Context: one part of a larger RNA, bound to proteins that are not shown
RNA sequence: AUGAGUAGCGAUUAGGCAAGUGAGAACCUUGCCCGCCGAAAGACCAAGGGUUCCUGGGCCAGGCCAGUCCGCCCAGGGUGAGUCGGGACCUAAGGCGAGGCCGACAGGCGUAGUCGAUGGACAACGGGUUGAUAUUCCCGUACCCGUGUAUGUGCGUCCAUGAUGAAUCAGCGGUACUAACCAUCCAAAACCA
RNA sequence: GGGCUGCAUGGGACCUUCGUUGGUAGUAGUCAAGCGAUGGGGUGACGCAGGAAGGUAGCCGUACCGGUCAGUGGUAAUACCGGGGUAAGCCUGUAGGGAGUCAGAUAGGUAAAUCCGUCUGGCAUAUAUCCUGAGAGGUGAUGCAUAGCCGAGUGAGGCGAAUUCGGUGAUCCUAUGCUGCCGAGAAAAGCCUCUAGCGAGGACAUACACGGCCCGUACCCCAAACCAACACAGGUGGUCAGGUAGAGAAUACUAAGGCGUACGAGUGAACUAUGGUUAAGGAACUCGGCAAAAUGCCCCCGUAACUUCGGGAGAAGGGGGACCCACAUGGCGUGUAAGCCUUUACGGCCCAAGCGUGAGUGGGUGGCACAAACCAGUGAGAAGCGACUGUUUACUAAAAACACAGGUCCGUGCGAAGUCGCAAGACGAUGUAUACGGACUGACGCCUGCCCGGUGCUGGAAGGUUAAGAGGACCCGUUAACUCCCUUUGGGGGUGAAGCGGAGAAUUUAAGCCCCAGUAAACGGCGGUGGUAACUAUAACCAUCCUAAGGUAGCGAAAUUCCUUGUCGGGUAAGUUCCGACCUGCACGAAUGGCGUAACGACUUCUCAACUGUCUCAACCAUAGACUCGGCGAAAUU
Numbered sequence: 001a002u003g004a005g006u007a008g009c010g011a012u013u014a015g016g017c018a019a020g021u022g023a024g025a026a027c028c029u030u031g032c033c034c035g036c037c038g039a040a041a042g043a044c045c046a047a048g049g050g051u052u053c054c055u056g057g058g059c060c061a062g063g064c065c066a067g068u069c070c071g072c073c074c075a076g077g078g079u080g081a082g083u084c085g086g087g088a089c090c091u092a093a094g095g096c097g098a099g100g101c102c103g104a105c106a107g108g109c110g111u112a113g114u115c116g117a118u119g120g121a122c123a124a125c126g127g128g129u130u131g132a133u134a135u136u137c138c139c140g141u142a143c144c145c146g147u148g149u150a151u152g153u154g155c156g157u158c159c160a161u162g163a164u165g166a167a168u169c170a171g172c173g174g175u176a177c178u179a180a181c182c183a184u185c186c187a188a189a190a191c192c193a
Numbered sequence: 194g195g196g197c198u199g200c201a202u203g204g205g206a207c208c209u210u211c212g213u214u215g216g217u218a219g220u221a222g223u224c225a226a227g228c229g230a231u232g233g234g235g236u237g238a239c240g241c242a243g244g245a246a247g248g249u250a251g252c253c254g255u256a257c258c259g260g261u262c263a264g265u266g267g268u269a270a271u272a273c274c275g276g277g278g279u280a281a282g283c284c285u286g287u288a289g290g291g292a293g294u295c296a297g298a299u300a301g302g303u304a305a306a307u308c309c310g311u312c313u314g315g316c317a318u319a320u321a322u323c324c325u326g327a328g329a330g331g332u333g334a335u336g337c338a339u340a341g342c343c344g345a346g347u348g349a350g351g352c353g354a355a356u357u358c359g360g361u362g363a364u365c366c367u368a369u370g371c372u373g374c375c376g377a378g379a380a381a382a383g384c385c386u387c388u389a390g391c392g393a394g395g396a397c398a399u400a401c402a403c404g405g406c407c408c409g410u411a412c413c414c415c416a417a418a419c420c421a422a423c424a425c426a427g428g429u430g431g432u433c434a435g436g437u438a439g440a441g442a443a444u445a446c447u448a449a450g451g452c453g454u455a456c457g458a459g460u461g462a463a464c465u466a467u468g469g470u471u472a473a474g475g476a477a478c479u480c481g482g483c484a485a486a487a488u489g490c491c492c493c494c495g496u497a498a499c500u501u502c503g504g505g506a507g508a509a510g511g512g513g514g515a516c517c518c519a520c521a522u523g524g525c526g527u528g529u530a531a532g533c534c535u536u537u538a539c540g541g542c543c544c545a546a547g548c549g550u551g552a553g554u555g556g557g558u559g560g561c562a563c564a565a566a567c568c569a570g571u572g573a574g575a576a577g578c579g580a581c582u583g584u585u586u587a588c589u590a591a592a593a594a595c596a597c598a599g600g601u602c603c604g605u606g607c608g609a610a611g612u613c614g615c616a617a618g619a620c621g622a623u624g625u626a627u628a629c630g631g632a633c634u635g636a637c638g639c640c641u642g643c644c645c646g647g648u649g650c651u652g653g654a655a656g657g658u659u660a661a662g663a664g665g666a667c668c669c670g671u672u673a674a675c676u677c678c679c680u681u682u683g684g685g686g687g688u689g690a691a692g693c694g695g696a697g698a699a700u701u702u703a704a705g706c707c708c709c710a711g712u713a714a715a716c717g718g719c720g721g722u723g724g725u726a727a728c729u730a731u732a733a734c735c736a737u738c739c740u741a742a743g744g745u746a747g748c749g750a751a752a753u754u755c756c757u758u759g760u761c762g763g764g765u766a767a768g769u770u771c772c773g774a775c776c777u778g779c780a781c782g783a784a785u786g787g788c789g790u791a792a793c794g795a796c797u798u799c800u801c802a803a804c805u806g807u808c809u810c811a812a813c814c815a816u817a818g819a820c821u822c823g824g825c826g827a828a829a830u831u
Base pairs, nucleotide, nucleotide: 001831008825009824015033016032017031018030019029020028034453035452036451037450042433043432044431045430048413049412052411053077054076055075056074057073058072062070063069082143083142084409085408086407087406089120090119094115095114096113100109101108102107124141125140126139127138128137144405145404146403148401149400150399151398152397153396155394162224163223164222167217168216169215170214171213172212173211174210181204182203183202184201186199187198191194227391228390232387233386234385235384236383240374241373242372243371246367247366248365251361252360253359254358257276258275259274260273261272278337279336282332283331284330289325290324291323292322293316294315295314296313297312298311299310301309302308328539341352342351343350375378419428420427435447436446437445438444456823457822458821459820464818465817466816467815468814469813470812471811473809474808477807482804490514491513492512493511494510499504501636515558516557517556518555519554520553524550525549526548527547532542533541534540559563571802572801573800574799575798576797577796578794579793583595584594599634600633601632602631603630604629605628611620612619613618637789638788639787640786642719643718644717647716648715649712650711651710652709653708656707657706658705662701663700668695669694670693671692674688675687676686677685678684679683720738721737722736723735724734747781748778759775760774761773762772763771
Other pairs, nucleotide, nucleotide, family: 002830cWW003829tHS004828tHH005006cHS005826tWS006827tWH007826tHS009064cSS010423tWW013035cSS014034tWS021025tWH022024tHS022068cWS025068tWS026456tWS027065tWW027066tWS036041tWS038448tHS038449tHS040042cHS040449tWH046414tHS047414tHS047416tWW051078tWS051079tWW054131cSS059070tWH061072cWS063424cWS065455cHS065456tWS077132tWS078079cWH081410tWH082123tSS090381cSS091117tWH091380cSS093116tHS097112tHS098111tWH099110tHS102616cSS103106tHS108616tWS108617tSS117119tHS119379cWS120381tWS124135tSS125280cSS129134tWH130131tHS141281tWS147402cWW154395cWH156159tHS156393tSS157158cWW157393tWS158159cWS165219tHS165221cWW176208tWS177207tWH178207cWW180205cWW189196cWW217218tWS219221cHS226392tHS229389tHS230388tWH232304cWS237382tHS238381tHH239380tWH244370tWW245368cWW247327tSS249363tWH250362tHS255357cWW256277tHS258354cSS262269tWS262270tWH265266cHS276354tWS276355tSS278356cWH280334tHH281333tHS285329tWS286287cHS286326tHS287327tWH288326tHS288367tWS299300cSS305388cSS306387cSS339354tHS340353tHS344349cWW345348cWS364442tWH375377tHS412418tWS413418tSS415430tHH416419tWH416429tWH439441tHS439443tHS463819tHS472806cWH472810cWW475805tHS475807tHS476482tWH476483cWH476484cWW476805tWH478807cSS479481tHS486804cSS488570tHS489569cWH495509tHS496508tHS497506tHH498505tHS500503tWS501503cHS501790cHS504791tSS521552tWW523551tWW528546tHS529545tWH530544tWS531543tWW535538cWW560562tHS578593cSS580791tWS580792tWS581597tHS585592tWH586590tHS586591tWH593752tHS598635tHS600714tWS604610cSS605609cSS606625tSS607625tWS607626tHH608621tWS609622tHH610621tHS610629tWS614616tHS614617tHS634784cSS636790tHS640783tWS641784cWH644741cSS645715tWH646717tHS654655cHS655708tWS659704tWS664699tHS665697tWS665698tHS666697tHS667696cWW672689cSS672690tHS673689tHS713716cHS718741tWS718742tWS725732tWS725733tHS726731tWH732733cHS732734tWS739743tWW740742tHS744745cHS744782tWS745783tWH746782tHS746787tWS747787tSS749776tWS750757cWH750759tHS751753tHS753781cWS754756tWS764768tWS764770cWW765767tHS768770tWS783786cSS806809cWH806810cWS
C1' cells in the first nucleotide's frame, strides 16, 4: 500500500445562555442558571514520584476533536523548625559479626559486639501574613535541654559539733589434750561336759 | 555353764581451748556537705472480650445582636435571613481508679547496701492519709477572631454588635482503668532508689546575658503527578465524619467543599446492549424455574416432625402501622429558681418552670394504596455426599476434594526420634512419654468379623551359604652346585640348595540372605461343583474338590447394577429422573472404616405453594451504540 476516510475517540453526572479574549472558541476566562459527589468525586498524610508548585511567556510536537487552555514547551522564582516527622536516644524479628568453632579450597554458622521501627522515651499552642512555605516566618502566650556572669540563702574539707564500734590484760563455766571414774557389749587364750 | 584381761560405745571430770564480766579503748580509729554508677533492686512492662458510669467535642434550639421585604392571595415584625466565637500553658484537684505503716533481723540479690526480697513484732479499717486523674471553674484574653457596615475596586484598608441559658450526644476522653475469660499475652533505654566509688568545695533560688547541630518541609497523594507500555472503568495503608429521614459509617435528598474528567452535533430504521410496562394463561419454557418476578421493615399473636435438649425457629400461618384531636398543665429523661440537710464545698436531697421524648387508649379525617419513595428473608416436603465454621486449581473446576475436633497404630529415655547441613551447628524445645515425630481414619451414635500362606515390620539364632583381613600346604619361573651326552679352536639335556618372584589350597572368621517365631486401625486377601422337603418352586440339610482363610454385622439396581428404562409400590393425564421396597451384589462391606445421624451447605438430586415475558406470543417506551453531518483516525488480512 490493502482493509478505509472504515472501527473507535475509554463509563455508569449534563450541560445552557450572556459577555470577554483572540487570526481562529462546543471545549479558555468571567457572570447568571442547570446538573452530579457529599464515610466523597470533600479535607489532611505515609509510600511512591521529582519541580509536576508560583509568576511571566509560548502554541507546527503531545492532549484520542479544536484550543487563545493544559499535569505539555521555555525562562525566572519558590520549600525558613530547640518543640512537627527522623538522626545525634532505646531496643524487636532479622542482618552483619572482633576473636572463635566447623569446612580440601570456595566457604558454613556464631560469641562479645554493632546495626535494624512497624513499638518504647522525649519540650508549643492559637492567630496573622506571600503569587508560591508555615505548629518552620511574624504576633501573642508557653515549654525543654545546655553555658556564663552577678546576687542572696542555707549546707563544709582544717577548725569543730554530734555519733557510734573494736583489740587486749585480769576475775568465772563446759569443750576437753590426757591418767583415771560410771553404765553396757564382745572372747583371743580359753577351763568343763 | 564359769573368770580374768583387753577392745568398742555413751555420760561427768584435770590440762587445753572457747565462751562469761571488770579495767584500758570513744585511747587512737570511723561516720555527718554534696555528686553518684557501665554494678544491685524497683518501675518501664504490655492479651482478648464486655459493658455500666461520669465527661467533653460535635450537633439542635434559645436570651440577646445585626439585618431582609425576594414586583404572587396573605405576610412590617408577630414573619424571615445571618451572628450567638477564642488554644496550649499556668492556677484549682471534682467524677473515676489505686494503694496499709513503722520497727527489729538478714548477706538471697556474681562486691557492698539504709534499696529490694524474706521472716518476726507493734499500730491501723478510717470519705484517715497519700498517689493518679476525665471534666467543670479561673487565668491566658483591655488581646486575637467574627455577623455586618463604610467607602472604593488591582481588590487592599478602616470601623465592628451580641456572645446568655437549655436540649441532644459520640466509634473521642477518664481507661496502660474496671469486670470476665483462657489461648495466659516484646525488649532496651529512660526514670526512681541503693550502696561501691568519687569529693573540697558544694546545693538551691532569683535576675541578667547567651548556645540550641544534621536531614525532610514546594506540589500530587483513591490519583491524567504512585503501581498499571496509554491523560487506562483495575490496584493503593492511615487520619477527620455537618444536616433531615434511619438501628446505622446502609440508603434517599442535601450543607461545607469539590466536580460536569478533554470528540461533538443530529436522528422515533433494523439489530445489539441496559432499564421500564403488559390483556388472558402461569413453568406449558428449558438439560435445569437459567434469568426475571416474588418475599422483605417494626410491634403483637402463633409456630410441627425430629433432636446431640443447644436447637429446628424469623419454622409455618396471621393481625396492626398514615394524619388530626382528646386523655395530657399526664407518664418518662434532664434539671434552673425557690426550698430542705450538712461533714459549707468543684457538697447532698427535693424540685414548679424550661427543654426533650416515647408507648398506649378513645374519637375523628383522607386516598386505589399509610413498611408509603430509596431500603428490605421466598417458603415447604424428601434423598445423596460431607458432621460442623474454615481451605483450594492467581487466569474455564469452590466441590462430594483438603483441613478439622475425635480415634488407633508405629517410632522416640533426651545436644531423643525426625528434619536442614560435608561438618560445626540449628529446629524439635529453653519441651521430657498426659511429651514430641510419622502413618492411616475423620464430630457424634451403634459397631469394627475371618486370614500371618505372599510382601513389609519386630524378635531370635540351631542349621545352610557368605567379604576384606588372617593363614600360606602344594605347585610354577630363575640358578649356585651336580649328573647325562655329543663335539671341535663348547654347548645341549636331566636334576637342583638358598635367595627373590608368580599363582595360591586346607584351615579360620561379620552383618545379610535362606532359616525359626510374632504382627493386619501393617501393605494385602476373604472359593467352586453336584444333590436334597407329601403339588409345583426354593433348599434349613448332605456329598466332594480346593485355600492362609473363604465376606460376619450392617447395607444393596447404590456417587458401586453391565444386562437395565430389572421388578413391584408411590408421586403425574403421561415419570429412562426421584422416593419406598425386593436381592438375580456383571463388580457393597466394616478406621483406602460399615451402617445411621440433630445441626450445617452459593454442593448434587426430586416434588409442591407463591410468583412471574421462561413460555403460549409477542407488543410498546427510554437510554448507550448502530445510522447522518463536521474533526481526528487505527486493526487482523492480503